[PDB]
Context: bound to proteins that are not shown
RNA sequence: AAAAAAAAA
RNA sequence: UUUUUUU
Numbered sequence: 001a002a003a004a005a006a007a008a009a
Numbered sequence: 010u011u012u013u014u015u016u
Stems, first nucleotide, its partner, number of pairs: 001014005
Other pairs, nucleotide, nucleotide, family: 001015cWW
C1' cells in the first nucleotide's frame, strides 16, 4: 500500500 | 483499530 471487518468528533 | 497479503 491492497483486500475483508469496525469506529470517532 | 483487528484479521489475510506483499514492501

The depositors describe the entry as "Crystallographic structure of a cubic crystal form of STMV (84.5 degree rotation) grown from chloride".
The RNA from Satellite tobacco mosaic virus has 16 modelled nucleotides.
The structure was determined by X-ray crystallography at 3 angstrom resolution and released in 2021.
Keywords: anions, RNA, ion channel, fivefold vertex, crystallization, VIRUS.